[PDB]
Context: bound to proteins that are not shown
RNA sequence: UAAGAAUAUGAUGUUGGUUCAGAUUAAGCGCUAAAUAAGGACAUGACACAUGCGAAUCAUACGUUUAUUAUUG
RNA sequence: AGAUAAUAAAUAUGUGGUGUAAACGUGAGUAAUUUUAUUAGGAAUUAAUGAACUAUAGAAUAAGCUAAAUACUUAAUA
RNA sequence: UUAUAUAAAAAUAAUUUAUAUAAUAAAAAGGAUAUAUAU
RNA sequence: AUAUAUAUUUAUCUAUAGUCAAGCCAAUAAUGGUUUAGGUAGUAGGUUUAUUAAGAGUUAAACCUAGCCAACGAUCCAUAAUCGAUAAUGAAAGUUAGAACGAUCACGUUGACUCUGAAAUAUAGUCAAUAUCUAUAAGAUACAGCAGUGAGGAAUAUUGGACAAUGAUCGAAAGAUUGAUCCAGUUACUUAUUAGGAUGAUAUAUA
RNA sequence: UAUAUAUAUAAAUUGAUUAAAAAUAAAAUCCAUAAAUAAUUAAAAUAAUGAUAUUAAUUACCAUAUAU
RNA sequence: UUAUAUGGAUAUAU
RNA sequence: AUAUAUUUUAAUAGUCCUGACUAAUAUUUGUGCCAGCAGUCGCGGUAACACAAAGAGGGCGAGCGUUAAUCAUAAUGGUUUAAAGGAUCCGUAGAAUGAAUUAUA
RNA sequence: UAUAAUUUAGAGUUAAUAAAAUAUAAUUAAAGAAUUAUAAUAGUAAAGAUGAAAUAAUAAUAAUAAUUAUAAGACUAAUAUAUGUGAAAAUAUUAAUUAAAUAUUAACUGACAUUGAGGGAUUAAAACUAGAGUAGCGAAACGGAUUCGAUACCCGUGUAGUUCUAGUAGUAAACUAUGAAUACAAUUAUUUAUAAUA
RNA sequence: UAUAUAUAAAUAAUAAAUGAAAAUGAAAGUAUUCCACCUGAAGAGUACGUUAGCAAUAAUGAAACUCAAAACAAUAGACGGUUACAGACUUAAGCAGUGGAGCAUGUUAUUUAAUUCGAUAAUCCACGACUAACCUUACCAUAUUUUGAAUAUUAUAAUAAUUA
RNA sequence: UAAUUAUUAUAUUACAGGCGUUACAUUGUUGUCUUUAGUUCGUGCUGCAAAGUUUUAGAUUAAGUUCAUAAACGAACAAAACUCCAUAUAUAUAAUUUUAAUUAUAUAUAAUUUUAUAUUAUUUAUUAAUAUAAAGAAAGGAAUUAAGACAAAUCAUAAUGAUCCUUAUAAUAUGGGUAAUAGACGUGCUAUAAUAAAAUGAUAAUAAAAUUAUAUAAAAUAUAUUUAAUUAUAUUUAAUUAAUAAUAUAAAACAUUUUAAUUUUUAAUAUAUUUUUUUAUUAU
RNA sequence: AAUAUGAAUUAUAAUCUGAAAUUCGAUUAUAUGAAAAAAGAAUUGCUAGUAAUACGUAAAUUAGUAUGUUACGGUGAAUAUUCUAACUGUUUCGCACUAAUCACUCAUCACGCGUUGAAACAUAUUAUUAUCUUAUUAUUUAUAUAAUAUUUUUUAAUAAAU
RNA sequence: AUUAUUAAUUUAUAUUUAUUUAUAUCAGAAAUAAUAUGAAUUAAUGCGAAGUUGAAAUACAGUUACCGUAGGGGAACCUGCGGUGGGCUUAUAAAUAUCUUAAAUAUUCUUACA
Repeated sequence: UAAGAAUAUGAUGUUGGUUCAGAUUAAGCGCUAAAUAAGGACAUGACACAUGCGAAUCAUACGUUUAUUAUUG
Repeated sequence: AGAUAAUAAAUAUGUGGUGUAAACGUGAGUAAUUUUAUUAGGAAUUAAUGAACUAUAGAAUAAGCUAAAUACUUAAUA
Repeated sequence: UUAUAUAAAAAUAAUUUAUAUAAUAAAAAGGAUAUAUAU
Repeated sequence: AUAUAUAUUUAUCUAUAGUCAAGCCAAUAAUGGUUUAGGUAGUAGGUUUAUUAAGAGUUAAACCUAGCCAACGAUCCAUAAUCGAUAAUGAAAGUUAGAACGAUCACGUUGACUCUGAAAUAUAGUCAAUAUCUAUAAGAUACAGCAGUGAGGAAUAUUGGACAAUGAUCGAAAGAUUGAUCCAGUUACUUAUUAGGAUGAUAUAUA
Repeated sequence: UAUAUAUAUAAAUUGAUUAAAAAUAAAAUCCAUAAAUAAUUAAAAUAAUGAUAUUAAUUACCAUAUAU
Repeated sequence: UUAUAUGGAUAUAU
Repeated sequence: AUAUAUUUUAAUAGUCCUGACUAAUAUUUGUGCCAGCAGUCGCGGUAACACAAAGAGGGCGAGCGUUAAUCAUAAUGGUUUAAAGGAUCCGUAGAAUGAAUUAUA
Repeated sequence: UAUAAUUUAGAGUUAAUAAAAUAUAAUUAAAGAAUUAUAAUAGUAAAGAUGAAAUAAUAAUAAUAAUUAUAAGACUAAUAUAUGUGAAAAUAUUAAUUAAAUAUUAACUGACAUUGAGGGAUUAAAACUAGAGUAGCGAAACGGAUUCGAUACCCGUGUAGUUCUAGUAGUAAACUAUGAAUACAAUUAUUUAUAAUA
Repeated sequence: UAUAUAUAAAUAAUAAAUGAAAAUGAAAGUAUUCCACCUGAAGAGUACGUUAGCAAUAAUGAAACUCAAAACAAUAGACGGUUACAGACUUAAGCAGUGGAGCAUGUUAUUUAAUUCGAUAAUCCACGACUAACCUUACCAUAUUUUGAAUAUUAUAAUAAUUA
Repeated sequence: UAAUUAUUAUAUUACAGGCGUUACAUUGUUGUCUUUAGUUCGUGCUGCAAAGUUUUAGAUUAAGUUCAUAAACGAACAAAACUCCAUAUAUAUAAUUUUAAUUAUAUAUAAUUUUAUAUUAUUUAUUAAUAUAAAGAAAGGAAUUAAGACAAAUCAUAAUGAUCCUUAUAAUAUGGGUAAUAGACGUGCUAUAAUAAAAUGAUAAUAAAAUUAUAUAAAAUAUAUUUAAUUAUAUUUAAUUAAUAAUAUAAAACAUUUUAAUUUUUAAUAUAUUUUUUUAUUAU
Repeated sequence: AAUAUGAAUUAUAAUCUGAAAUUCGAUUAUAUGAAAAAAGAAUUGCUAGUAAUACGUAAAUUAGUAUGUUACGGUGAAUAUUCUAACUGUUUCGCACUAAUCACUCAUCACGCGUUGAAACAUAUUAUUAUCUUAUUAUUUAUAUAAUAUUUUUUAAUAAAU
Repeated sequence: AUUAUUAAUUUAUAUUUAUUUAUAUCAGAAAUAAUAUGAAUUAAUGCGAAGUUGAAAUACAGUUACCGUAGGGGAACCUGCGGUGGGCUUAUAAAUAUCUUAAAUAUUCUUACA
């Protein structure tokens, strides 16, 4: 810790399918909807993509460039 | 006109280094020829491989090339 | 590290161990500060 | 100024060991259709060579033997990413899902090849295909990174804020970057918690 | 230190004529809290840095001074 | 947590 | 100076259903096999508990319904006659099954 | 769960004994009643069929019926219960050859067994391919009836088939609508077959 | 022949058991082992494919669509061109009659002003008279009546009873 | 004093009225027919159950008649018993002149008969039938319940409803018809002659059951009509409104006589020991 | 063949009831005097105080009319039932029927609305090749007065000392 | 007279390029198959409304039904051959019966007697 129900049949028992009661969702749709906390969000066209971002950093690697002081011209 | 030092700065539209085999996203392919899962499984007895941190040691030498170099070549020594 | 050779053993019909050679034989890098010398 | 000698720093290389890690193989399991019944010639096995760090018809070459799989289902075809100490359901065996959390694989518009590398047929490079942009070139781009658009659809959101926290990259450090990430937005998609208690059958008079 | 208070006048929505209800439901009464309003105000992070953020939480004038 | 006190508020009337 | 008090303050639910399965008794109105309803049986032809509504009522509730799906809801089965014994036997495989005693794993 | 050695209760082998092992299968060789046709003999007018009739091909071409004689096929009355036999399908007129099948004892093997996917074999009736045969029956077809209609039942001719040989095919209400094997469970009555005992 | 002889198989009827029951009965019971097969009806043993066969065909063997059916055993009826048994109205037999004419009385047909009324799904069958001259009477002809036989309403005209 | 209350007439209109409709439908009722030892209910019992209630398809009789039996047993109805007629008997009643006491009508009794043998059968008697005995008067009949099916509107066995007419489908009077007559048929009456018709039968052969106040009719008389009788009317109404009187002397029966067909007869003569008759011959 | 059977019809005269007797009643008298003879269909009733009866009697309905009806008594028989039977009640068997055979199923014919299969031919994607073409890459032969470095033999422009 | 350097010529080893030879190779083309999608036309089958037609099945369904197979028929069905009962097990007489003390005795009997 295992429950069944409706529907055969003139009625009965049985076989037998169909359907229903329960839980649930990656859900959609209809109507409706207050606040907050948390968990999730293109299942379809690996279809096409406007635009902006997602990978830079080091000047103490080497080179450049200035400005002041000093010496040198 | 410049040169070299010291001190300040600016330069990565020049040469260089490190970083992008990860993470992120996606589920096309894949029915096992390399995929997944499991095992207290193996050997070919997996390489003079460290990728990047420890712990110790030892080194860090010449030219050439570029404007120069911790860039690239060649050579020396372990 | 590997290959040879000598031995050793046994976790043995091979491996492991130690030794001696052979080649291993393969690199690099300097910057920033201090000072200390001298020329 | 020239070299030099020390040092303090942070770098470079080599060796040993440790960490972290890679490559290969076995056993068992993994959907439907035999109205797919025969399939297979590198095929099954042996022996060498080449290549590899490494076994193997793995790939290439040669020689052989004639095998190998299959009605306990081969081969072929179709379909599909896979799994859990994850979710659903049920008394349970199980069945379902594989969205979320995590694990593994594969791919980054399509195909093959190559370099580097310990490891890549790499979101790299070469060539080709497809489709777009201009810069018209032995060009660039391909949003399966985050927002977002169009399409398809019954249907799935912001062209948001910050690097404050945890990480990651670069740096000697100071710090810089991070659409990872953390927050917020949209949406009853889901789950919670709240979304007011007690009392209450009359209203006037007179005593 | 009394207390079964008792009389009358109004009215009484929908349904119905009593096991036919709507219904303690309304309304009214008492007492709250949320929200607002002000004061503070941690924690996430410390050496410093807070996007979230008009933060949560607390107090209903503010402290201190003892009790727990 | 519930207290009464000391001090800054507080308009009032006084 | 000081007796005094020391902000204000609420209340906002839908959606399905009531013949049986299946909780819903307080009854009425319209339609008249039409309009319609329906998961299954079915309801509607003048007396409709089922259609469309009013009253009352039963659920669930920031959801309720509905569609699409998953799990559960009977093999703790059957095969003369309900579906189901192969026409028959022989016999291969069987990763099918199968005597006795003792000893050792 | 195996190995090993032992055992005989399952399953087998060989004998002996008893019994019709008669029945089953193949093969070969026979018999019987009847049917049909042909020919005759005598005899005469109808016959046949049907519910009743009628039929293009019954009878005066002497039919039908009867009695003989020839020919051909197919079938198998009684027994009889399919009792039985056979794996099933099947199988009952006789004989022979070959093959199989019973019970009980004796001896022997020592689990050699059961079942059986796939596979194999056989498999009624119908059907087909060849070759024979074809008397009866008889799908189809052609006619006669019946009927509102007849495409049917009924009647007449009657092809294929039914028969045999060699095959193909592998289906039936192929039925006990009941797969096979093993162990077991209360009675009665019949047979059936053995083994006794008088 | 007697042991109604023992041991086997089969058959028949059963116990128990099983079963939806019918029933099975040494299996359809109690158990074990192996195989075959089934999973609502219909579509359908169909289509397509394949294999085999000379062919006919045989084997293998779907799905869509539709429905809440569909089937088995038993129960009680109804029905049957279903059986058997009985009884039986009727027939048949026997006895006794009546029965071809006249009249009476009915019905029908025809006729009629009326001949009041009565049957009509093919055997038959229109058929009441405790009294039809008038009445009865229901029919025909001709005249005549119009709230008629009833109950009720509303008026009038009287007639009796009671008020003032 | 006008008024109300009633009663009667007249008018008023709803209407009344209808032998109008069954092609005017329902119930009902009535008729016929089938079934009525059976239908429900209650328990009990069997089957899981729907259901079933088991012998039994019992015996017997002409018959449900009379019995018996079963996991069934009862009850109610139905049937039977019962009841009622009749029959036989008892009691009561009648002042036996309402006479029928041989009667009437009240009450009761009886029988659904019983006993004994013998033979047959038997479900073996304590059964049944037949026969024979015994006792009996004992031998008939009617009614009484439901359920189905069909018919019926002179359903005259109603009611209700529908429908139709309302100066006429209602109502009254006079006369007519229902009585007509070619047919056809049903039923009855009278016949068609001798086992059958007629007449007659007075101290009156012999009945029952009815009827008489919306009657019944006696005896007598008269006519038909004839001595009378019979029959039919008239006159007159006696008794009785009834166990009284009347309808009403029952009739067949039986006896005599007669009787066509029938020369089976009648008649004339004879005849007789058939005399109501026989025979013969004549006519018929 | 119709009598001295039968008594219909008709004539005359009376009568009865009633208000009335014509259509259309009953009775009596005198006349009239028909049909009816043989055999048959057909039919009635059947142990019973019934049938039959040239036996009568009564009542209802009437003013009047009975051959009808219903009652009443008198006399008082015959015959025997092989047969047939609708119909009813038990029964046997079957049953797919249950509003129960005028049942129910099955099948046909049309009308549409679906679903599935085959398809002459047409379009698309995937795989394979003793075929052709082929970017790229990797191997693979062979060739370069082919290049860049090292090795030579030589040719050129510079250097320095002499 | 140089002697050495830098730079060209020739020369022979490495590393490349150009050239080709051969093999493999993305991808195309051709052919073959696989697979999907339309299809003129075409076969079957299901359903529904009211009907329509046969008389095949269920009873002995009026010709027993059904299984298999063959022919015929538009089809329902009809016919041939075998099989099955899921139809006949629904089965129900050619009949005759016997002898011992029958009662002073069995029938009676109440824990008795024996």
The RNA (15S ribosomal RNA) from Saccharomyces cerevisiae has 1506 modelled nucleotides. Entry title: Yeast mitochondrial small subunit assembly intermediate (State 3). The entry also models magnesium ions. The reconstruction used 381,285 particles. The entry has 34 different proteins, among them Mitochondrial 37S ribosomal protein S27 and unknown protein sequence. The structure was determined by electron microscopy at 2.6 A resolution and released in 2022. An Rfam search finds the family "Bacterial small subunit ribosomal RNA" in it. The family is grouped with related families in Rfam's "SSU clan". Gene Ontology terms of the family: ribosome and structural constituent of ribosome. A reference for the family is Yusupov et al. (2001), "Crystal structure of the ribosome at 5.5 A resolution", Science. Primary citation: Harper et al., Nature (2023), "Principles of mitoribosomal small subunit assembly in eukaryotes".